[PDB]
Context: bound to proteins that are not shown
């Protein structure tokens, strides 16, 4: 300790 | 640029 992502923008932390 | 949330097409 038993599990839900892929890119688009817009905020928090490097 | 690198994570979390907003919804996004999915």
């Nucleotide at each position: 300790u038993g599990u839900g992502g892929c890119a688009g923008a817009g905020a928090g932390c490097g | 640029c690198g994570c979390u949330c907003u919804c996004u097409g999915c």
This is an experimental structure of RNA (Template; Transcript) from Rotavirus A (strain RVA/Monkey/United States/RRV/1975/G3P5B[3]), with 24 nucleotides shown. Released in 2019, the model rests on electron microscopy data to a resolution of 4.2 angstrom. The reconstruction used 19,321 particles. The entry also contains Inner capsid protein VP2 and RNA-directed RNA polymerase, not shown here. Entry title: In situ structure of rotavirus VP1 RNA-dependent RNA polymerase (DLP_RNA).